Keywords: T. kodakarensis, ac4C, Ribosome, cryo-EM.
Solved structure of RNA (16S rRNA, nucleotides 871 to 1482) from Thermococcus kodakarensis, 597 nucleotides shown.
Sas-Chen et al. published it in Nature in 2020: "Dynamic RNA acetylation revealed by quantitative cross-evolutionary mapping".
Context: one part of a larger RNA, bound to proteins that are not shown
């Protein structure tokens, strides 16, 4: 000197109550997550303030994973 | 020297590879 | 034989700058 | 957290971390403001400032708009209404540039005779007229080295630079966000209607087939 | 060309020309509370665009199958006027793909003009054992491993002080033998046997102290992480003590 | 502080004390 307080007093907010208006949770998809799987299923963010967020609607490219083949040696010395 | 090419074989495909030659100083 | 070119390889608990509360 | 908060110089008060002012009574969205006071003054934040909507005026008059005049062309009943050109014109609409207008100013209360708040006049509009923009001193080891830019370690013939197939779309199953829907305050089929905001080069494509 | 989509081009380098007669609305027939003329998911066969390539993995179009769903516990979120709801449109991304962002317009309310009851912020003031600041801090028995001590049926060892028994040797002192020297008178050495005295050492009891050890149990102190509970620090949720 | 009970911090009773907060 500041934080709490199920301690008091004032004052505020419709991401809080009131009075109300309409819904989402139950059904089938469309996205994203966590969790099994795999050669890989590349990686980042976890209450508000992670999850249709990295403008992330990837067919090659993007790509950073996974299989195989290929090229890169400035300048200085024997 | 370093590097570059026809035709064909290794190859997923390929003067990347070598077989056969010349090109480049 | 050393030396660098380059690196979407690790550290955001080593920084700038940008954002959110 | 668009929260109303942060500090500063000079003086007092304390050994001394620190107060004090930045605190009381009212008031305002606001540490806005008016009175008292061991305080008197100043910054930085609010607020001022920027952008648009919404009434009035001036100037403007095309690529925008067509009332009123002029000539043509077309249809239709009960002869009167009723469309398209084109000349010409900016009147009405519209675009955009400069100005005005609203300030609790008038008008009765309460409070303190003040600062303000409520009635109620007037008034396109009324009480920071609405709606946005900028968002402080600082703190959150909060997110980002995978957006550039940047220390140390590392890989330096690879972890650097290309191609050529795979995959990020794999599903026993737990969330989150929405779309579609479980009727009648509807499903189909046929006919009537009315918009804006934007954007256009190998792009936007009318018109006809 | 049935649709989807194809072949010619006008005109536009943006008030000129396209992209562009939006849907939600009203009129008029069929259905008349039904898994239905609701609902529209999976599938088969066709037909095409964009693309250097559509199996994996793309969007569109015609016919056909027709899957759950008959209004939704506990709980929970958006929103105060041209605002929510409720229609549909442009544009970002785009070589083709919008159930998504950011804008745009049509149609149009209900309630209340408050309060601090719940979710939380900001000031004054008041208590605080907090300050990685209540997701704070902190408390006691149980389990586990280690230390040091104490208490026990008791068991032993040692130092010392004191009573009592027996007693080694030493002085003293009573006789008595033996040797020796003397002149008588004794005088000196020693041994037996008996008395007092000092009085070791050993054995016994007592009393005082130091140390060693023991079945079991007792509590106390450290130690990364464990069980059960929340007693105290705010009126710590029954004020503390 | 005393006294009684409880797995365990701790609970209740009878007297005190403020080193107790709000009116």
């Nucleotide at each position: 000197u500041g934080g709490c307080g199920g301690g008091g007093g004032a004052g505020c907010a419709c991401u809080a109550c009131a009075a109300g208006g309409g819904g989402u949770g139950g059904a089938g998809c469309g996205u994203g997550c966590g969790g099994u799987u795999u050669a890989a299923u590349u990686g980042g963010a976890u209450u508000c303030a992670a999850c249709g967020c990295c403008g992330g609607g990837a067919a090659c490219c993007u790509c950073a994973c996974c299989g195989g083949g290929g090229g890169c040696g400035a300048c200085g010395g024997c | 020297a370093a590097g570059g090419c026809c035709a064909g074989g290794c190859u997923g495909a390929a003067g990347g590879u070598c077989u056969u030659g010349c090109c480049g100083g | 034989c050393g030396a660098g070119a380059g690196g979407a390889g690790g550290u955001g608990c080593a920084u700038g700058g940008c954002c959110g509360c | 957290g668009u929260c109303a908060g942060c500090u500063c110089g000079u003086a007092c008060c304390g050994u001394g971390a620190g107060g004090c002012g930045u605190c009381c009574a009212c008031u305002u969205a606001a540490g806005u403001g008016u009175g008292g006071u061991a305080a008197c003054g100043a910054g930085c934040g609010a607020g001022a400032c920027c952008c648009g909507c919404g009434c009035c005026c001036c100037c403007a008059g095309u690529u925008g708009c067509c009332a009123g005049u002029c000539c043509u062309c077309c249809c239709c009943g009960c002869u009167g209404g009723g469309g398209a050109g084109g000349a010409g014109g900016c009147a009405c609409u519209c675009u955009g540039g400069g100005g005005g207008g609203a300030c609790c100013g008038c008008c009765g209360g309460c409070g303190a005779u003040a600062a303000g708040c409520c009635g109620g006049a007037g008034g396109a509009a009324g009480g920071a007229g609405c709606g946005g923009g900028c968002g402080a001193c600082g703190g959150u080891a909060g997110g980002u080295c995978a957006g550039u830019a940047u220390g140390c370690c590392c890989c330096g013939a690879a972890a650097c630079c290309c191609c050529c197939g795979g995959g990020c779309u794999a599903c026993a199953c737990g969330c989150g966000c929405g779309c579609u829907a479980c009727a009648a305050u509807g499903g189909g089929c046929g006919g009537g209607a009315c918009a804006a905001u934007g954007g256009g080069a190998u792009c936007c494509g009318a018109c006809c087939c | 060309g049935a649709a989807a989509g194809g072949g010619g081009a006008a005109g536009g380098g943006a008030a000129u020309c396209c992209c562009c007669u939006a849907a939600a609305c009203c009129c008029g027939c069929c259905c008349u509370c039904a898994g239905u003329u609701c609902g529209g998911a999976u599938c088969g066969c066709g037909g095409g665009c964009u693309g250097c390539a559509a199996c994996u993995c793309g969007c569109c179009c015609g016919c056909g199958u027709g899957a759950a769903g008959c209004u939704g516990g506990a709980a929970u979120c958006c929103c105060u006027a041209g605002u929510a709801c409720c229609c549909g449109c442009g544009u970002g991304u785009c070589a083709u793909c919008a159930u998504c962002g950011c804008g745009c317009g049509g149609c149009g309310a209900a309630u209340a003009c408050g309060u601090c009851c719940c979710u939380g912020c900001u000031c004054c003031u008041u208590g605080c054992a907090c300050a990685c600041a209540c997701c704070g801090c902190c408390c006691g028995u149980c389990a586990c491993u280690c230390c040091a001590c104490c208490c026990g049926a008791g068991c032993g060892g040692g130092g010392u002080c004191c009573g009592g028994g027996u007693g080694a040797g030493g002085c003293c002192u009573g006789g008595u033998c033996u040797c020796c020297c003397u002149u008588c008178g004794g005088g000196g050495a020693g041994g037996c046997c008996g008395g007092g005295u000092c009085g070791a050492g050993c054995c016994u009891g007592g009393g005082c102290u130091c140390c060693g050890u023991g079945a079991g149990g007792g509590g106390g102190g450290a130690g990364a992480a464990g069980u059960c509970g929340u007693a105290a620090c705010a009126a710590g949720g029954u004020a503390g003590c | 502080g005393u006294a009684g009970g409880g797995g365990a911090a701790c609970c209740u009773a009878c007297g005190g004390c403020u080193c107790g907060a709000u009116c």
It comes from the structure "Cryo-EM Structure of T. kodakarensis 70S ribosome".
Rfam match: Archaeal small subunit ribosomal RNA. The family has 86 seed sequences and 709 matches in Rfam 15.1. Gene Ontology terms of the family: structural constituent of ribosome and ribosome. A reference for the family is Yusupov et al. (2001), "Crystal structure of the ribosome at 5.5 A resolution", Science.
Lineage of the source: Archaea > Methanobacteriati > Thermococcales > Thermococcaceae > Thermococcus.
The reconstruction used 53,737 particles.